The RNA (crRNA) from Pseudomonas aeruginosa, together with DNA, has 117 modelled nucleotides. It was solved together with Csf1, Csf3, Csf2 and Csf5. The sample was in a buffer at pH 8. The entry is indexed under Nuclease, STRUCTURAL PROTEIN-RNA-DNA COMPLEX.

[PDB]
Context: bound to proteins that are not shown
RNA sequence: GUGAACGGUGGAGCAACACCUGAAGGAAGGCUUGAUGAGCGUGUUCCCCGCAUACGCGGG
DNA sequence: CATCAAGCCTTCCTTCAGGTGTTGCTCCAGAAAGGGTGT
DNA sequence: ACACCCTTTCATTATTAT
Numbered sequence: 001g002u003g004a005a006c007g008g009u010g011g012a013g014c015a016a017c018a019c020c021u022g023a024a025g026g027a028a029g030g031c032u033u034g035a036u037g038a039g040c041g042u043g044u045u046c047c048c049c050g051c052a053u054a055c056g057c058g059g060g
Numbered sequence: 061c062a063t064c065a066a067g068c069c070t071t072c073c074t075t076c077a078g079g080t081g082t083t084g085c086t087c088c089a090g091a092a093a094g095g096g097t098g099t
Numbered sequence: 100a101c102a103c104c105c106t107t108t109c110a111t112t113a114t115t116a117t
Stems, first nucleotide, its partner, number of pairs: 009089005015083005022076004027071005033065001035063003049058003090109007098101002
Other pairs, nucleotide, nucleotide, family: 021077cWW022023cHS025074cWW034064cWW052053cWS061062cWH097102cWW
C1' cells in the first nucleotide's frame, strides 16, 4: 500500500368471487316502358370562300 | 337498331346502469458466556 | 483437553421524508 482490502437483499405469497345490454320501434308513401327516329315536292348556270396564282381544282 | 328517364325525402336513437370488499407484510441481519460433547 | 456447538442474556431510544 485508493480507512483499503472482504461481504447476495434474500427466502415465501392466486386478484378474485358474483353479475342477462336491451326493453320498445312498419321502409315507407306516389310513378304506362312506352314514345321518338326508318315512305311521300322541286329539272340547269347564278351571289360569297380558300389553294393557287388563273391552265383549274376543291365547297358552299 | 340508337336516346329516355338514368330518384325524390326523411329518418340520420331512446335510458340507465356510469362497481362493490379486501388486502392496506412478515423477519432478520449479536455475539459473548456458560454449559455441554466429540474428535 | 480444546475446539466445536447449543442455549441464555443484556444493553436503550424513538420518529419518519419520498
The depositors describe the entry as "CryoEM structure of type IV-A NTS-nicked dsDNA bound Csf-crRNA ternary complex". Primary citation: Cui et al., Mol.Cell (2023), "Type IV-A CRISPR-Csf complex: Assembly, dsDNA targeting, and CasDinG recruitment". The structure was determined by cryo-EM at 2.8 angstroms resolution and released in 2023.